The depositors describe the entry as "Structure of SF3B core in complex with the 22-nt histone mRNA(SF3B-22-nt histone mRNA)". The RNA (22-nt histone H2a mRNA element; 23-nt histone H2a mRNA element) from Mus musculus has 34 modelled nucleotides. The sample was in a buffer at pH 7.5. The work is reported in "A common structural mechanism for RNA recognition by the SF3B complex in mRNA splicing and export" (Zhang et al., Nucleic Acids Res., 2025). It was solved by electron microscopy to 3.3 angstrom.

[PDB]
Context: bound to proteins that are not shown
RNA sequence: ACAACAAGAAGACGCGCAUCA
RNA sequence: GACGCGCAUCAUA
Repeated sequence: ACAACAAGAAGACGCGCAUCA
Repeated sequence: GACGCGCAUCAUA
């Protein structure tokens, strides 16, 4: 001091439909 | 372009 960790829950995508400007 | 709904993909964690 440069030093990585714990199970109230998350990462990338797509196909369709309603309304408004 | 804005406010919403549904379905579906990656032996995703």